[PDB]
C1' cells in the first nucleotide's frame, strides 16, 4: 500500500413532466457534465375496466372514437432562461451530508397550424 474478519457508518434518482371519481395493475414519460441513478421493499399523477363529464353536429337519446374540465388522438413548424455536475459558506477523522450561487436538456411540456362518427327525434 492491498486483501480478509469483526463493529460502527456513508451511499442507494439529477431533476423536468403528469393529478374528474371507483376498482384493478405494475411491464408508469421526459431528458443530464449523474453512471451502482446496480438490487430490494413500498408508493406514485401511466395503463385497463366501468361511471360522470366534454368534444366529433345548433339541440336531445343511443350506439361509436378520443380526450378528463384550457376535457382531438395523430403529423409539422417554432420554442424550451431544469437540475445534478462546479464553486463558496456550513458539518463531519472520513466514506459523505446541508444550504447559497453558476452553465447546461428532452418530452407523453409550451404557443401556432393541420386535422372530427353514424342512427333517429327536437328548434
Nucleotide at each position: 500500500g492491498g486483501c480478509u474478519u469483526u463493529a460502527a457508518g456513508u451511499u442507494g434518482a439529477c431533476g423536468a413532466g403528469g393529478g374528474c371519481a371507483g376498482g384493478g395493475u405494475u411491464u408508469a414519460u421526459c431528458g443530464a457534465g449523474a453512471c451502482a441513478u446496480c438490487g430490494g421493499c413500498g408508493g406514485g399523477u401511466g395503463c385497463c375496466c366501468u361511471g360522470c363529464g366534454g368534444u366529433c353536429u345548433u339541440c336531445c337519446u343511443g350506439c361509436g372514437a378520443c380526450c378528463g374540465u384550457u376535457a382531438g388522438a395523430g403529423g409539422a413548424c417554432u420554442g424550451g432562461u431544469a437540475a445534478a455536475a462546479c464553486c463558496a459558506c456550513a458539518g463531519g477523522c472520513g466514506a459523505c451530508u446541508g444550504u447559497g450561487g453558476c452553465a447546461u436538456a428532452g418530452a407523453g411540456c409550451a404557443g401556432u397550424c393541420c386535422g372530427g362518427g353514424c342512427a333517429g327525434g327536437a328548434a
The PDB entry is titled "T. tengcongensis glmS ribozyme bound to glucose-6-phosphate". Solved structure of RNA (glmS ribozyme RNA), 123 nucleotides shown. The structure was determined by X-ray diffraction at 2.2 angstroms resolution and released in 2007. Crystallisation conditions: GROWN FROM: 12% PEG 4000, 1M LICL, 100MM MES-NAOH PH 5.4, 5MM MGCL2 STABILIZED IN: 24% PEG 4000, 1.5M LICL, 30MM MGCL2, 100MM MES-NAOH PH 5.5, 20MM GLUCOSE-6-PHOSPHATE, VAPOR DIFFUSION, SITTING DROP, temperature 295K. Keywords: ribozyme, riboswitch, glucose-6-phosphate, glucosamine-6-phosphate, DNA, RNA. An Rfam search finds the family "glmS glucosamine-6-phosphate activated ribozyme aptamer" in it. Gene Ontology terms of the family: catalytic activity and regulation of gene expression. A reference for the family is Winkler et al. (2004), "Control of gene expression by a natural metabolite-responsive ribozyme", Nature. About the family: This entry contains a glucosamine-6-phosphate activated ribozyme that is found in the mRNA for GlmS. GlmS is an enzyme that uses fructose-6-phosphate and glutamine to generate glucosamine-6-phosphate. The ribozyme catalyses self cleavage of the glmS mRNA that is thought to regulate GlmS activity.